[PDB]
Context: one part of a larger RNA, bound to proteins that are not shown
C1' cells in the first nucleotide's frame, strides 16, 4: 500500500469492457497545394513523349517543341514602367586616408506604368485625332531580376482513407413439400333421445267441419363414442421427451363435417367468413446474390523507452445548442542588434468619476403629531337660523414657523479601492532658406542650413531574458473559495465581478475526506524548522503559573459535520440605591394609653356591616387602627415601641462555567481507550518531536560563458575550467533501442554442433535492452555504415485455435 483500461468537473465505485494463454490486430499509397531543411544549375532551367547505343528492363548520349520564371493593367477595344551618380529625410552591420562612405531591414516624403474622373495644342478624310497640364481616387504593378530542378517533415483536399458498427434505398433472380383460396378426381364418422308433412281406423255434429288411437321417419335438432379443435386448472415442465409438449377438465360430431393426390395464384405481388392474418421455425411488405469496405455532428479501440517545453472550456458568424469557422493560449525553425532596452511596481506633477458613508427646519416623491394667523373655502350649529351680522362659537380646508421616520429605477454635498498622460538629446536656446496655404502685410504654418549647452543626458527599484517573421498541434460541457453581489422560505439550488485555486499534482496536518492550514517534486547524507503536536495507541512533559466547572444527558480546537426564544435563591465575579456600633437583618421576651362609642348611620356597630375626614397631653412608645373576634362590649393582637445580642444587611440589576427547554427508527463512536486542584474551559511561559520545505557535501542531466595550432596533434562531433536550474494530463519537437527484407565491409561465427527453446547461474546499461555459463537441439547466422517496411499489443461483448 483500494483494480486496471475509457468517458467525466468528479471512480477503488452500488458505472460499463475484462475467466486463463499463445499466434493475428488499426493515420497507409497516388494526384494537387503549401512552408521550412539539404543539393546542382542561375536569367535562365528541365535527357529519359521520342530518337541513338548497350555487358539488355539497369547505365551511358542527343534536341525540334512545350511547361514554369524574365511585365503589368482594365469587363473590354486597347495602353505598357529613369527629371536626379536609379532621388530626399532619420537610423542602421562593417569598413575608413578619422573628413567619411553606408549592406540588409524599417518609418516618411517624392518620381514612372495602367485603370476612373477633369482640361482639351498643333493639325485635319470636318469630324477625327488626343499634345499638355491637373485630381480628399485605384493595382497582387516600376523604381541594378530568383527562379527552375530534385531530396526529407509538418499541414490541407478528393478518393474504402486511422480500424470495426446501423434503421434503410436501388438492379437481377428462386420459392405454394408449412400455410390461404379456387379447380380435377378419390376416401371416413358406435349406439341413444325427440318426433314434421302424407296415410289408417274409431267417435260428434244439420252442414261448414271438430276430437280421439294408430303408422311413418323430417330437421345448417339433441345426450354421447373415434376423428376434428383447444376453455380453464393462470396444473406438470420451463439449461424441457418437446425452438409450443404432457394431464385432467372442455367445444363440435350427418352437414358451412373431416382427409390424401393432381392443378392454379408470386413480393408493393398473391390469398384473407377481416386477426395487418398467412406466404417453408421469416411478415405493418419473403428469400438469395449484386451495387457495396454504402453514410455516420455519434458509441468502443488505437502496440519500445528516456530528455526538455507546456494549455483551454474564453470573443465573432453559423437550421448553430452532443458539431465547425474565426481570434486568444502552446510547440518548432529562424533573423535583426548582442540597438540604453523595457516593467501586471513605487514617488513626484497634473485630469476624468457617482458607488459606500450623508441629506430631507434643500428640488421630486413618500411620511407622524401639535402650535399661530385666519372666513368667506365647505360642514354643523348658538344671541331674533334674522342676516357674512367674518356677532358667539365650532370640526375639516389653506398659509406661516416647528416636529418624528425614508428612496435600485431621488438629491445640493461626497470617500477606500482602482484608472488616463508626463518625468529630456526624436530635448532646449539663437540667427535665417522654400510654398501654389494663410495673413492689409515675410504676418503666420510645417518642414530645416548655420552656432550654443554634460563643469552633470535631468525621479526610485530591477532588468533571473529585447524586437521582428514564418508554420502548425491541442481546445472552444468546467466546478469550488474569501470579499461585493442578483433570483428564491430555502437547497450540496440557479446566475454575474476582481484574484486565487482543483482539473493536469505528489509530500506533512485536518482520525478519513479533488477544492481548507503548510510546502510545490532529479539519486542520496548531515543540521533546522512549519502547519501540527508531546497520558497510551504514537516519534516529544502525567511540564510551569493564576482562576472558573460537579453534570442521573459534563466538556475536550478553523472550513466541519448543527440548536433557539424563556427560565435557576447553582457558583463566581461586577453595577446602582438604601439600612446600621447614635446597636441594623434572624430567632425568643414585654408594653400596646384620655377626650374617642370621633362627627354619622343602630333592637343592635366601642377602628374593623355600612358613607365620608384625620389632633394634641405621654414618652424612646400605641390607630378618632391592619387582622382574629363580641348583636355590641371584652379578649387576643397587629400596627408600632422596648428588653437580649453583638456586626453587618435589604432590594433591582449586568454577564462567565453548569443545568431547564432537548422527542426516531440494526448495536456506535471528542478517531479508540480511558480522563475530575484533568488528560475539561480562559490568558501567560520553557524546553521538546518530525515534511518531497530552508542551509552545508556528493553524483546524474539540461541550459549558459569562456580555454585549446608557427600544432611534443585531435573519436576539434574531442578534452578542460565556471554558474544557474529539475512537479504534469491533451499537446509539441529531439535522442536513443528493438524486427522482415537490399547494396557495401568485416579476407567474421558454424556438424569439433547454427538457429530454436527451459534456466529463485552471473555481468554491463537510469530504462526499452545487451552480452556471458549450464541442458536440450540438428543445419544455417551475426557485428558496422547506409537503403527500405505488410516494423514494436493487455483491453475493442476484438478474430482464430486450445484449456
Nucleotide at each position: 500500500a483500494c483494480c486496471c483500461g475509457u468517458c467525466u468537473u468528479g471512480a477503488a465505485a452500488c458505472a460499463c469492457g475484462g475467466a486463463c494463454c499463445a499466434a493475428g490486430g488499426a493515420g497507409u499509397c497516388a494526384a494537387g497545394g503549401u512552408u521550412u531543411u539539404g543539393c546542382g544549375c542561375g536569367a535562365g532551367u528541365g535527357u529519359u513523349u521520342g530518337g541513338g547505343u548497350g555487358u539488355a528492363a539497369a547505365a551511358c548520349c542527343c534536341g525540334c517543341a512545350c511547361g514554369c520564371g524574365u511585365a503589368a493593367u482594365g469587363a473590354a477595344a486597347g495602353u505598357g514602367a529613369a527629371c536626379g551618380u536609379a532621388g530626399g529625410u532619420g537610423a542602421g552591420a562593417g569598413c575608413u586616408u578619422c573628413g567619411g562612405c553606408g549592406c540588409a531591414u524599417c518609418a516618411u516624403c517624392g518620381a514612372c506604368c495602367g485603370a476612373u474622373c477633369c482640361u482639351g495644342a498643333u493639325g485635319u478624310a470636318u469630324u477625327c485625332g488626343g499634345a499638355u497640364g491637373g485630381a480628399u481616387u485605384u493595382g497582387a504593378g516600376u523604381a541594378g531580376g530568383a527562379g527552375c530542378g530534385u531530396u526529407a517533415a509538418g499541414c490541407c483536399u478528393u478518393g474504402g482513407a486511422c480500424c470495426c458498427g446501423a434503421a434503410a434505398g436501388a438492379u437481377g433472380g428462386u420459392g405454394a413439400a408449412c400455410u390461404a383460396u379456387g379447380c380435377u378426381u378419390g376416401g371416413a364418422u358406435a349406439g341413444g333421445g325427440u318426433g314434421a308433412a302424407g296415410c289408417c281406423a274409431g267417435a260428434g255434429g244439420a252442414a261448414a267441419c271438430u276430437c280421439u288411437g294408430g303408422u311413418g321417419g323430417a330437421g345448417g335438432c339433441u345426450c354421447g363414442c373415434a376423428g376434428c379443435g383447444g376453455u380453464u386448472c393462470u396444473g406438470a415442465c420451463g439449461u424441457g421427451c418437446a425452438a409450443a409438449u404432457c394431464g385432467a377438465u372442455c367445444g363440435u360430431c350427418a352437414a358451412a363435417u373431416c382427409u390424401g393426390a393432381g392443378c392454379a395464384u408470386g413480393g408493393g405481388g398473391g390469398c384473407g367468413a377481416a386477426a395487418g392474418a398467412c406466404u417453408a421455425a421469416u411478415c405493418g411488405a419473403a428469400c438469395c446474390a449484386u451495387c457495396u469496405a454504402g453514410u455516420a455532428g455519434c458509441u468502443g479501440g488505437u502496440u519500445a523507452c528516456c530528455g526538455c517545453c507546456g494549455a483551454a472550456g474564453u470573443u465573432u458568424c453559423c437550421c448553430u445548442c452532443a458539431g465547425g469557422a474565426u481570434a486568444g493560449c502552446a510547440g518548432u525553425g529562424u533573423c535583426g542588434a548582442c540597438c540604453u532596452u523595457c516593467a501586471g511596481u513605487u514617488u513626484u506633477a497634473u485630469g476624468a468619476g457617482g458607488u459606500a458613508a450623508a441629506g430631507c427646519g434643500a428640488a421630486u416623491g413618500a411620511u407622524u403629531a401639535g402650535g399661530g394667523a385666519c372666513u368667506c373655502g365647505g360642514g354643523g350649529g348658538c344671541g331674533a337660523u334674522u342676516u357674512u351680522u367674518a356677532g358667539c362659537c365650532u370640526u375639516c380646508a389653506u398659509c406661516c414657523a416647528u416636529u418624528c421616520u425614508c428612496a435600485a429605477a431621488c438629491u445640493u454635498u461626497a470617500a477606500a479601492u482602482a484608472u488616463g498622460u508626463a518625468a529630456g538629446a526624436a530635448g532646449c536656446c539663437c540667427u535665417u532658406g522654400u510654398u501654389a496655404c494663410u495673413u492689409a502685410a515675410c504676418u503666420g504654418a510645417a518642414c530645416g542650413u548655420g552656432g550654443g549647452c554634460a563643469u552633470u543626458c535631468g525621479a526610485a527599484u530591477g532588468u533571473a531574458u529585447c524586437g521582428a517573421c514564418a508554420c502548425u498541434a491541442g481546445u472552444g460541457g468546467g466546478c469550488c473559495a474569501u470579499u461585493u453581489u442578483u433570483g428564491g422560505u430555502a437547497a450540496g439550488c440557479a446566475g454575474a465581478a476582481c484574484u486565487g485555486g482543483c482539473g493536469a499534482u505528489g509530500c506533512g496536518g485536518g482520525a478519513u475526506g479533488a477544492a481548507c492550514c503548510g510546502a510545490a517534486c532529479g539519486c542520496g547524507g548531515g543540521g533546522u524548522u512549519a502547519a501540527g503536536g508531546u497520558g497510551c495507541c504514537g516519534g516529544a512533559g502525567u511540564g510551569g503559573a493564576c482562576g472558573c466547572u460537579c453534570a442521573u444527558c459534563a466538556g475536550a480546537c478553523a472550513c466541519c459535520a448543527c440548536a433557539a426564544a424563556a427560565g435557576g435563591c447553582g457558583u463566581u465575579a461586577g453595577u446602582a440605591c438604601a439600612u446600621c456600633u447614635u446597636g441594623a437583618c434572624a430567632g425568643c421576651a414585654g408594653g400596646a394609653c384620655g377626650g374617642u362609642g370621633g362627627c354619622c348611620a343602630u333592637g343592635g356597630a366601642a377602628g374593623u356591616c355600612g358613607g365620608a375626614a384625620u389632633c394634641c397631653g405621654c414618652u424612646a412608645a400605641g390607630g378618632a387602627c391592619u387582622g382574629u373576634g363580641u348583636a355590641a362590649c371584652a379578649a387576643c393582637u397587629c400596627a408600632c415601641c422596648u428588653g437580649c445580642c453583638g456586626a453587618a444587611u435589604g432590594u433591582a440589576c449586568u454577564a462567565g462555567c453548569c443545568c431547564u427547554g432537548a422527542a426516531a427508527a440494526u448495536g456506535g463512536a471528542u478517531g479508540g481507550c480511558g480522563c475530575u486542584c484533568a488528560a475539561g474551559c480562559g490568558u501567560c511561559c520553557c524546553a521538546c518531536c518530525c515534511a518531497u520545505a530552508c542551509c552545508c557535501c556528493g553524483c546524474c542531466c539540461u541550459c549558459a560563458g569562456g580555454g585549446u595550432a608557427g600544432a611534443a596533434a585531435c573519436g576539434a562531433u574531442g578534452c578542460c575550467c565556471u554558474g544557474a536550474g529539475g512537479a504534469g494530463u491533451a499537446g509539441g519537437c529531439g535522442g536513443c533501442c528493438g524486427u522482415g527484407g537490399a547494396g557495401g565491409u568485416c579476407a567474421g561465427u558454424g556438424a569439433c554442433g547454427a538457429a530454436g527453446c527451459c534456466u529463485a547461474g552471473g555481468g554491463c546499461g537510469u530504462g526499452a535492452g545487451c552480452c556471458c555459463g549450464g541442458g536440450u537441439c540438428g543445419a544455417a547466422c551475426g557485428g558496422c555504415c547506409u537503403c527500405u517496411a505488410g516494423u514494436g499489443c493487455a483491453g475493442a461483448u476484438c478474430u482464430u485455435g486450445g484449456u